The RNA has 20 modelled nucleotides. Method: solution-state NMR. The entry became public in 1998. The depositors describe the entry as "RNA DUPLEX CONTAINING A PURINE-RICH STRAND, NMR, 10 STRUCTURES".

[PDB]
RNA sequence: GAAGAGAAGC
RNA sequence: GCUUCUCUUC
Numbered sequence: 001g002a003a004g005a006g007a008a009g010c
Numbered sequence: 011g012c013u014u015c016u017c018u019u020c
Stems, first nucleotide, its partner, number of pairs: 001020010
């Protein structure tokens, strides 16, 4: 940079 | 709809 998941904030 | 932190691939 391009895609797929999981948390914590707004 | 955004921000940040992890995990899985390219």